[PDB]
RNA sequence: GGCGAUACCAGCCGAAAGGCCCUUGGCAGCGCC
Ligand code: QB3
Numbered sequence: 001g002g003c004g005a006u007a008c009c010a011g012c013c014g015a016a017a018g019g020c021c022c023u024u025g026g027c028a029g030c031g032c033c
Base pairs, nucleotide, nucleotide: 001033002032003031004030008026009025011020012019013018
C1' cells in the first nucleotide's frame, strides 16, 4: 500500500431509545496479503 471485520470518542438524524458513518473526523489498533 491492498482486502476485511471491529462503531470508542466525536459528527450527522432522533424528544428519547436508538440509527448513520470504517480508516480514520481522530498519527487508532487488529486479521490476512
Ligand atoms: C484512540 C476506532 C474505527 C474504532 C474503535 C474501540 C475504537 C477506537 C481508538 C482510541 C482508543 C484509545 C487512547 C485513543 C477507534 C472503530 N486511545 N476506529 N473503528 O475503540 O478507539 O471501531